An RNA structure (RNase P RNA; TRNA (PHE)), in which 424 nucleotides are resolved. It was solved together with Ribonuclease P protein component. Method: X-ray crystallography, resolution 3.8 angstroms. The entry became public in 2011. Rfam match: Bacterial RNase P class A. The family is grouped with related families in Rfam's "RNaseP clan". About the family: Ribonuclease P (RNase P) is a ubiquitous endoribonuclease, found in archaea, bacteria and eukarya as well as chloroplasts and mitochondria. Its best characterised activity is the generation of mature 5'-ends of tRNAs by cleaving the 5'-leader elements of precursor-tRNAs. Cellular RNase Ps are ribonucleoproteins. A reference for the family is Frank and Pace (1998), "Ribonuclease P: unity and diversity in a tRNA processing ribozyme", Annu Rev Biochem. It is annotated as a ribozyme. The work is reported in "Structure of a Bacterial Ribonuclease P Holoenzyme in Complex with tRNA" (Reiter et al., Nature, 2010). The PDB entry is titled "Structure of a Bacterial Ribonuclease P Holoenzyme in Complex with tRNA".
C1' cells in the first nucleotide's frame, strides 16, 4: 500500500464593510414609579 | 460603547433524575432481569463469567419449564406422561409353490430409513435371535464429595443409566415504583354576563376500604 | 380525611398583556492521589443563551 | 454535512461530513 | 417545550 | 400466533 | 390475510345503422375472478397483521377570568 476492528476530537477558520438578542458602564430626564439613547 | 451569544446530537421524547401542585393507606398494575462494581438514578457505564460466530482483531446473546396452567397448526406411525409402528428388521407355527415368493395368525425393536423446527439421550464396540445406558468408551446432563472464587461460576473425582420447545403467553422468585408535568405552577393588570344540573358527586389513572 | 356551594360536571360569554419560575449547576477546566477500569476525593481558576411571532445574516478573500 | 436552545441535568437512539490514534489479517520488499 | 390517538387491496373498513 |  | 365502492372481460337491448335479417354499442342486469413489503427495518417464535424494540409519515390536545 490493501480488507477490516475498536476508539479519540473537531465542527471550515483569521482579516475586513452593515445588521440582531441579553449583562454592564455612561449621557439624562427624575416632584414617584420609571422612561429612552450610545 | 466593554462582555457574552445554539449542538454534538440543541432531535425523537426512549428511560432515569431534580423541581412544582394533587388529602391518607393497601391492592392491583407497571419496570428491571447472568453476577460484582460505578453513580443523584437508570432499562446507562466498566469489570468479570457461560453460550455463539469469525482464520483473526473483536461483535452479539441472558433467571426459573421436577410452583402451575395454557398452546404447539401444517408435514409425521408418534409433539407431554413413556406418545407410537409407516416402509422395515428377528422368531414360532398353518396353508399355497418346483424354488424365489405369497399368505394367515401369535410374539419381540425404537437400532436403520422417511417425517420435521425439534420423536423421550449423541456416536463407534462388546452384547444380542433381531435390539435397547443392558454393559464400557469419549461426549451432554442431571444428582453428590472435595478445591479455588464475595460471587455468577471454573477444575477433578464417584455414579444410576437421564425424564421435550415456548415464559418478547399468563406466571414463579429477586429488586425498585403513586401521579401528572414549566402550556407544572405562583402574581399582578384588564374585562364581560351569566344559565342548568348532584342514589350524591369529586377531591390528580384503575379497585377496596378511609 | 372531608366538603355543601363558594365545590364538580355541562352550555354560554370575558382575556387571547406583563412580571416570576428563568439559568450557578449530581457545572465545566487544569493538576495531584486512590481505584484493572467506570469513578470517587482533594486544591486551584472560570460565569459559558435565557429568547417569548422567538436573537448568528450579506458580499470578498487562501480552502 | 446532519442540522438552530425553550425548566435543567445523567444516559439511550436515530441523522452526518472529516481527521488522528491503535490492533488484527494479506500481499509486497530490506 | 410537553402529552395522546392513527397508517390494511385503489378509496372507506373488518381482524 | 398458523 | 378479509367486505363495500371499485375495474377487467362473456351474456343481452326494450339504444342505434334501415323496418325485419345481418351487424354496432354496453348505463345497466347477470356471472367469472383480477389484488397486497399489513406504514418501513431487525429480534423472540418452527410462522407473527396481532408480540419486543427503534425509525417514517398523518392529525389533534394543552394558558390565565368568571
Nucleotide at each position: 500500500g490493501g480488507a477490516g476492528a475498536g476508539g479519540a476530537g473537531c465542527a471550515g477558520g483569521c482579516g475586513g464593510u452593515c445588521g440582531c438578542g441579553g449583562g454592564g458602564g455612561c449621557g439624562c430626564a427624575c416632584a414617584c414609579c420609571u422612561g429612552c439613547g450610545c | 460603547u466593554c462582555c457574552c451569544g445554539a449542538g454534538g446530537a440543541a432531535a425523537g421524547u426512549c428511560c432515569g433524575g431534580a423541581c412544582u401542585c394533587u388529602g391518607g393507606a393497601g391492592c392491583g398494575g407497571g419496570g428491571u432481569g447472568c453476577c460484582g462494581g460505578g453513580u443523584a438514578a437508570c432499562g446507562c457505564c466498566c469489570g468479570g463469567g457461560a453460550g455463539g460466530g469469525g482464520u483473526g482483531a473483536c461483535c452479539c446473546u441472558c433467571g426459573g419449564a421436577c410452583a402451575g396452567g395454557g398452546c404447539c397448526a401444517u408435514a409425521g406411525a408418534g409433539a407431554a406422561g413413556a406418545a407410537g409402528a409407516c416402509c422395515g428388521c428377528c422368531c414360532g407355527g398353518g396353508g399355497g409353490g418346483a424354488a424365489a415368493c405369497u399368505u394367515c395368525c401369535g410374539g419381540g425393536c425404537a437400532a436403520g430409513g422417511g417425517u420435521g423446527g425439534a420423536a423421550c439421550g449423541g456416536u463407534g464396540g462388546g452384547g444380542u435371535a433381531a435390539g435397547a445406558g443392558c454393559c464400557c468408551a469419549c461426549c451432554a446432563g442431571c444428582g453428590u464429595c472435595g478445591g479455588g472464587g464475595c460471587a455468577a461460576c471454573c477444575c477433578g473425582g464417584c455414579g444410576g443409566c437421564u425424564u421435550g420447545g415456548c415464559a418478547a403467553c399468563c406466571c414463579c422468585c429477586a429488586c425498585c415504583u403513586g401521579g401528572a408535568g414549566c402550556a407544572a405552577g405562583g402574581c399582578c393588570a384588564a374585562g364581560c354576563a351569566g344559565g342548568g344540573g348532584g342514589u350524591u358527586g369529586g377531591g390528580u389513572c384503575g379497585c377496596u376500604c378511609c | 380525611c372531608c366538603u355543601a356551594u363558594u365545590c364538580c360536571c355541562c352550555c354560554g360569554g370575558g382575556u387571547u398583556g406583563g412580571c416570576c419560575g428563568c439559568u450557578u449547576g449530581a457545572g465545566g477546566u487544569g493538576u495531584g492521589c486512590g481505584g484493572u477500569a467506570a469513578c470517587g476525593c482533594a486544591c486551584a481558576c472560570c460565569c459559558c443563551a435565557g429568547a417569548u411571532u422567538g436573537a448568528u445574516g450579506a458580499c470578498c478573500g487562501c480552502c | 454535512a446532519c442540522a438552530g436552545a425553550a425548566u435543567c441535568c445523567g444516559g439511550c437512539u436515530u441523522a452526518u461530513g472529516c481527521u488522528c490514534c491503535u490492533c488484527u489479517c494479506c500481499c509486497g520488499u530490506g | 417545550g410537553g402529552c395522546c390517538a392513527g397508517g390494511u387491496a385503489g378509496c372507506u373498513c373488518a381482524g | 400466533g398458523g | 390475510a378479509g367486505a363495500g365502492c371499485a375495474c377487467u372481460g362473456g351474456a343481452u337491448a326494450u339504444g342505434g345503422g334501415c323496418a325485419c335479417c345481418c351487424c354496432c354499442u354496453a348505463a345497466g342486469u347477470c356471472c367469472a375472478g383480477g389484488u397486497g413489503u399489513c406504514g418501513g427495518c431487525g429480534g423472540u417464535u418452527c410462522g407473527a397483521u396481532u408480540c419486543c424494540g427503534c425509525c417514517c409519515c398523518u392529525g389533534g390536545c394543552c394558558a390565565c377570568c368568571a